26S rRNA, nucleotides 2324 to 3338 from Thermochaetoides thermophila DSM 1495: 938 nucleotides with solved positions. NCBI's taxonomy places the organism under Eukaryota, Dikarya, saccharomyceta, Sordariomycetes, Thermochaetoides thermophila. It comes from the structure "Chaetomium thermophilum pre-60S State 1 - pre-5S rotation (Arx1/Nog2 state) - Composite structure". Released in 2023, the model rests on electron microscopy data to a resolution of 2.12 A. The entry has 54 different proteins, among them 60S ribosomal protein L20, Nucleolar GTP-binding protein 1 and 60S ribosomal protein L13. Thoms et al. published it in Embo Rep. in 2023: "Structural insights into coordinating 5S RNP rotation with ITS2 pre-RNA processing during ribosome formation". The entry is indexed under biogenesis, pre-60S, 5S RNP, RIBOSOME. It holds a match to the Rfam family "Eukaryotic large subunit ribosomal RNA". Rfam links the family to the GO terms structural constituent of ribosome and ribosome.
Context: one part of a larger RNA, bound to proteins that are not shown
This record gives sequence, C1' cells and structure tokens, in this order.
RNA sequence: ACAGCCAAGGGAACGGGCUUGGCAAAAUCAGCGGGGAAAGAAGACCCUGUUGAGCUUGACUCUAGUUUGACAUUGUGAAAAGA
RNA sequence: UUUUUUUACUUAUUCAAUGAAGCGGGGCUGGACUUGCGUCCAACUUCUGGAGUUAAGGUCCUUCGCGGGCCGACCCGGGUUGAAGACAUUGUCAGGUGGGGAGUUUGGCUGGGGCGGCACAUCUGU
RNA sequence: GCAGGUGUCCUAAGGGGGGCUCAUGGAGAACAGAAAUCUCCAGUAGAACAAAAGGGUAAAAGUCCCCUUGAUUUUGAUUUUCAGUGUGAAUACAAACCAUGAAAGUGUGGCCUAUCGAUCCUUUAGUCCCUCGAAAUUUGAGGCUAGAGGUGCCAGAAAAGUUACCACAGGGA
RNA sequence: UGGCUUGUGGCGGCCAAGCGUUCAUAGCGACGUCGCU
RNA sequence: UUGAUCCUUCGAUGUCGGCUCUUCCUAUCAUACCGAAGCAGAAUUCGGUAAGCGUUGGAUUGUUCACCCACUAAUAGGGAACGUGAGCUGGGUUUAGACCGUCGUGAGACAGGUUAGUUUUACCCUACUGAUGAACUCGUCGCAAUGGUAAUUCAGCUUAGUACGAGAGGAACCGCUGAUUCAGAUAAUUGGUUUUUGCGGUUGUCCGACCGGGCAGUGCCGCGAAGCUACCAUCUGCUGGAUAAUGGCUGAACGCCUCUAAGUCAGAAUCCAUGCCAGAACGCGACGAUACUACCCGCACGUUGUAGACGUAUAAGAAUAGGCUCCGGCCUCGUAUCCUAGCAGGCGAUUCCUCCGCCGGCCUCGAAGUGGCCGUCGGUAAUUCGCGUAUUGCAAUUUAGACACGCGCGGGAUCAAAUCCUUUGCAGACGACUUAGAUGUGCGAAAGGGUCCUGUAAGCAGUAGAGUAGCCUUGUUGUUACGAUCUGCUGAGGGUAAGCCCUCCUUCGCCUAGAUUUC
Repeated sequence: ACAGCCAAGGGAACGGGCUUGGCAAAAUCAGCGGGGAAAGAAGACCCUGUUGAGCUUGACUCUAGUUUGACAUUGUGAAAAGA
Repeated sequence: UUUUUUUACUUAUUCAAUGAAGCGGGGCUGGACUUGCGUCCAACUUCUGGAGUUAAGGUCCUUCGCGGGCCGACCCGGGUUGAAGACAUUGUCAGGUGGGGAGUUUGGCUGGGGCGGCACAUCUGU
Repeated sequence: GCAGGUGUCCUAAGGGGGGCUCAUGGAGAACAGAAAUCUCCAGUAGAACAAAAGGGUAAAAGUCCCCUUGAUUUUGAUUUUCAGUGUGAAUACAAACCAUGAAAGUGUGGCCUAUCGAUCCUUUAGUCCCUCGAAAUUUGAGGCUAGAGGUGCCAGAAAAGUUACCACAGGGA
Repeated sequence: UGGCUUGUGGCGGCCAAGCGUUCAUAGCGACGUCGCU
Repeated sequence: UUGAUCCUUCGAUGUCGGCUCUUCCUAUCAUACCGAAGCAGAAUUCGGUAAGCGUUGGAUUGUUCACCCACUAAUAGGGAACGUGAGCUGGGUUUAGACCGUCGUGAGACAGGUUAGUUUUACCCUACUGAUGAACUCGUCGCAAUGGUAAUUCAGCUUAGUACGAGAGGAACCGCUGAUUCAGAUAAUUGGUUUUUGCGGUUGUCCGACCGGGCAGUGCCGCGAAGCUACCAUCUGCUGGAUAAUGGCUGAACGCCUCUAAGUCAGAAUCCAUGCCAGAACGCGACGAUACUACCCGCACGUUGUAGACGUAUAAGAAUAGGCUCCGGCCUCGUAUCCUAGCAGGCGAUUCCUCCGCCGGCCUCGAAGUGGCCGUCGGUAAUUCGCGUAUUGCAAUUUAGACACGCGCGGGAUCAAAUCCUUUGCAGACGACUUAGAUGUGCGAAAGGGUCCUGUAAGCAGUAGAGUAGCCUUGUUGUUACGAUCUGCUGAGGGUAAGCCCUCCUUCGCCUAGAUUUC
C1' cells in the first nucleotide's frame, strides 16, 4: 500500500496475508476507548561525522588599540666635551 | 668642518580666547628707593537692587549753511591676544604588549624499554 | 693481543667445599720424526685468571670433581625519592631465610637505558666536470659526481577546550 | 539469556555399596561423616 | 548465649508507584472434607484433596517508603507490563530561568542538594456494550440447541455448664434466629433532591400608591407533592447426579495377606446439570385469519432449476467364552433373497387366477406421523402361437426418474391483514416497545367531586395598638387624624397531572377515514 474475528505453529524471540484448527449470514444506529490508526513523535533520548555554529583559555597563526626607537616634517644662535 | 650634551630663540607646526578692544615700546603725572638720576610701580569706578546711549565743550576757519579742520580721546610698531615650540602632532618603517577581537586546530601516541656464556671454526682486523 | 662480521654449542652464570699443580728445560718410550702421547728429574710461578704494583694469587684467586642452580626471597614503625591505583612503590641499610662445608666460616638474592629519521641530518672536495643563455677574467651561485660522521659536536621534534543556549546529515532503541 | 527457573552452602579430610582393575592396584564413586564458619 | 546483648543499622549505575477495572495460575491464608500427633475437652500443630468463595480499614516520605496498628473467618502468593514501549496521575528524571556545595584559570562540568517549569485524537476499521432490521403473508401461543450461571462467611438460642476434666475450664450432630460480603429487584414508609418556579416570606429597583406584577440568566429563603433515588430505605436469593483425598466390602495376584486386578459401598465448599439469564436474527412446533394475479383439484407442457435417477428393491431384537429355529435341525460367507422375456416393449389369440396400481370403507400409525385388511375398477406370457419391427444406413446420453418452481386452461372454495398517520408512557437517544383509534364501559377538551401542597387571599371593620399632632367639653376610652403590627370575616385564598383518582346519569366536540404494501 491493500485490508481488517481469533488460537497454536511459522529458528534470525515479528505477523494481518502462510500452515493447522476454532468458525463464519445482508444492510444498519447510539456509545466506547482493548487493538490497528492517532503526538507540527521526521519529538525527546542514545550513537556516528572531512560535521555547523556560539563561548572560554599562555592552544596555533594573525590583529584593533596601546607603548618604545629611528627617518622625514626641522628652522636661528650660543657654550662646552671629542675629532 | 663635523659628532654628542644643554641652553636660549622663533619663523614652521600645535593649543586656547575674543564682537580679533586697548598688546609691545616711549612720552606726561605721582610715589618710592637708588645713585646723586637709573630702575619698578601706580594711574581710572566700592555705604545704597537708580540712571549712564544720539559728544558736551575749547580753538582755528567759513561761501553763515550744527558748512568744515584740529582737539576733547598723547606718540610710535611689517605681531588681534595668551600659551607652546623644533618638542609634540602627522607620514613611513622597526621591537614589545595585546582572547579587546578574527580565522583555525584540538578520536589516539605510555611510561615504559634492553640484556646468557669469548664455549669453537673462518674472514676483516693486522 | 685488543675489536668487528658470519657460521656453530651448551642442566646458565654465580656460590661453597675438596683434590691437585703450572709455563718450560733435561733425560727416556714402536710408528713418533723441531712439533701428537706417556715416565722421571729440575722448575717463585717466568703458566692461567684478574688487573694495569713500586710486593695480585701456589695444599690458590689457577685447574678439575661433588652439591646447589630457586633467572633476582621475606620482613621493617628506619634512609632517600615518589605516590588522585596511599593492602603503599622504588631505594638504602639491617635482620631473617637460603646455598655449601665435619666445622671454623664463606657467599647470592642482577646490569643498564628517553624515543623518533638512514629514501634522514650535518659536512668536505672537484684541479683535467657542466651552466650562469652578447663576450672575457676574478668572486659568488646552481647542477652533477665522489667522500666523511651519526641525536654530547647530526639539525630538529608544543595546532587546547566547552556547549544544560544550540544546529544539521544520518543511523538505532 | 529463553523447554531458562524452584528446597536444602563452600572448601578440606575420612568412610563408602558399587564402577574399574586384577602381567600396573591406580583411578572414579551415591549414601553419609568430621573440621571451619 | 545456661533462653544472651540491646554501647558495631557497613555505599542507588540498575526504580518503583498509586487509582479504576477484568481475568487467569496454585506454589491454599480463610472457609469444606480428610490422615497423623499426650490430640482429655477447648485451642491447636504437621500433612493430603481442593482456586467454588473471600482475602479489609489506617498511620508513617528528616525515603531504597518499608515496617507498625487495628478490624477480621483470613487479612495467601503470583502472572497477563517490568524478556523496551500513547488510559489518568506521583517518584527514578534529567531542555531552556535560578541558588548553594565539590571540581576547574575559564567557558563550564559534576559526589551532590534545592526551586519553578507546553503535546493538545477518535467522527475511521475491528473488538466490546446496547439498539433496529431485508427475505419466509400477518399474528398469537410455545419448544430449547448453544452460550452464560451465584451465592458467601460469622454470630446468637438450644443441645449444655452436658460429654470430657483433679481443677481451671469446656465442645459437637439434629433443630431455631439474626448478621457480614456479594447478587437481583423495589419506593408502602424515612431521609435526600425541587423549574410543580406550587404556595408563602424577604432585599434592591421599576410599573403613581394599593392590588397584581417585571427584572437581578433559578435574586435569595422556608415548606413542598410527583418523579427519581439510599445497606441513608425495604424485599428476595432455590437441588439432583457423579467424583478427588480418604474410609470401607467382597476378593485374586502370592496356598498368609491385601479397599483393586475383575466386581463394588460411602464420601469435599469440587465436577456436570436443574432452578436462573439470553434465545440460533440462515433451529423447530401448535394455532388463528388469510382480499388478489392469492388457495385447492384435474391435465397440459416447460431453451425452469437441483453436489449428480437408470432395478438408484430388501425393518427383527440380542449375544460374540455364543446364537437361530418350522423344534426336525441349523449358523465362515449378502457369492443371499425379491424382481428380472414382449415396438423403451405393439396388435390379435391360446391360456391363467398370479402379480401390480388408483380410488372408497373400516381400522391403524405422533421420534420429524402411514401402513394393514376388505371391496370395486383397471392392467397383467405361468403355457403356446400368428402379424408387425428394416432405411437411426458399422458407434455417437438410451434426451425417458424424482423433487421443486413457473406458465396455462376447466372447475371448486374464500372476501384478510399489516404499516404510515393520530394517540399512550408501564417505554424511549433515534428506531424500537406497551396502548387506543370503526357507536363504545369510546376518544378528546372543559367542569365538578376527591386526594394532596402551601399556610389564612383581596377588601372592609374593630373602646386592640407604642406614641405624636390638631379641635374643643381642656380631658372624664375627651375627641378626631396618622400609625409597623394585632384580631374577625378566613384551615381562608391559590395550585392540583403535566407520568394523581372518580364522573353512561355535568357540558361541548370527534367517528366506520386518507395513503402505502402484502405467499
């Protein structure tokens, strides 16, 4: 998906469809919450990554800021000490 | 002539103020000290929650028209004023600091490991 | 002699006890004749084993037998160092044990060390080697070749975390 | 892990009917028992 | 440890719960029966069969929530999840906020501790619980396959102060009366419930006041029938067979013995049934009325059907280590018996009185009902013969029976119901169900009477009324006026079936339909 009653079996501990039984009679209405469906559940949790991103720190490489030196901007006189 | 140091200057550069309004240097007056006349220092408003502005005035002119000039209101300066100054700022390199930030890396891979005896032959040793 | 490379063998070394005496020379013994083995005499070690005597060792420290071979014991309030795995560990010393011997005694209960490259790292030489492309010379550089040494003097070997604020691609229950 | 699980300990010694063995006299061994707890 | 000590509680990685409700196991706590024990009695203890029937109420979270307390007959243990897992809701338990402790330089992590905190179906299929229903005409009365199934425990009186006992104490069977738990009903009574909005009271506001009312989603309060309801009320709960454990009888195995082997008696709350509930919607029976194209009879046939005709023949019962008979005998054996010839079976004789069939009479047959005798009529090789058979061409189902159904005629017989609709409330979500509707003891609407509910109507009056104010006799009920309330007329007024009762005879109205369908 197709469908919808069960029981036992169906090695991989799973059956609704297979095997063997119980059975099994139209079309329906109100309810119900066992099962199937039903949770923005493709959730949450666990595991994996050439994983992504945020954050921290003496992790690596850089860097804003800050600080220090030199050259230039850079002129006019003295007095010394060295050439 | 050049290299360092400090030690002045101002003209670049920098800061600040003002309506760029009175800076600097003299003259006049007064006061002091000085030397026997040079400095420095002062001109001006303090009892009152008033008012202060359109120059009054002097003196030369005059075409008589507040029509003019000089004073009133001293002179002079190529600096509006006060700082600062070849420092700082700025431009360019260079070292330090720097999770304040940016990219990135970060599964292992520890705390152990090794070892008989020249007991023989043969080559290098030589 | 000391060392290295191969190829061979072992009930390991070590310890205790006991017996014995070596190198060499001389004289003798069929093959055997400088050199095989055996006997006697002489032999201070002139051998062997350890060290580097200027006085090591002779009924031994040499060499052969016997016994152990158990390949690193146990304990410690002590010594030194360490310990997020604190019955402490390693270590020093001591005691006990153990081995041997009739015994006095003697003796053991280790020795060492970071690791990594060798297709690596460092370094030397080329005169008659090649190139530096416009030409030449001298420096320099590259290439090619041939050597030397081995992590003391052969360089170097420091790219961490966290997410319970979270996210994605998947895989499970 | 799944014809899993249930009510009676472990270790050590001894005994022991029997099983074996009988050119080796070893070895297995219920029922019990004795020591520790 | 010579019945003591109470001054030695030894680690959450692993998570459980509670509520509601159903069922199963037995490994049995109680109830039933039974075996054993110094079991006197009483109370028990150990064991056996047994799951039919029960198995409770609380306290405690500074915690493995497990143990205490009590009631009681007893307070047994488990599974169906925990060999992962959508019912509700608490703890293991843990997204995001926050604090403290431990660790970390820090982001943060944890030995940890605390606080607050988002999943929110059902209308689908199945299952389950109830409710309708087509086909068979409609309906009434029944049967009973199968499924379900039910009761339980204690106490008191008597036995009896008895058996038994030194004493203290102290039963049981038969008989009787209650109660516990469960189950099924019910509403006379007592409680509860009130939109009976039935009656009364009362707050606020509105209709001018009174009366009579509205609104406050039922204003609020008291009583309140009816209905529904409660171990908060009352009633009821039933008897046969077979067994388990055991105890026996007779008696072998096995020359004793033996409850077992053959045979067999008794025995538990067990088992299976009855009593009780449902009624198979594809199980059945009896009965009533059955309009038509319906029903029945006769024959006239089917391009009608059918798990399958072709001689579709046949009644003892009973035993099997015994039977049958005709009474002589007979029994492996149904390899039997009956029937069996003719154009798929003709026509005519000869011959025979045998066999078969339809009707009618009398009997007879009920387990799901049909046979016997007699009589009429019809057919009929036991024997023999005559005429016919061809050509369907050398086989082709041998079209052949029974039942059922249908279409036809010709006759005989018969004139019915159900549903919708309106109505009822013994019923009900809707269907469904109990009723009534055609002349009546009718139906409906009023009314009257009864029975219940409330609590004394409106209005008028009063030498009732605390007091106050006027007019005059100035007080002598002085008087008149007002004034909650009170008293009387007045158990009055109001309501009363909507699921109350009665009423030919108190009134008015309605009526033999309409439509649909039917063997």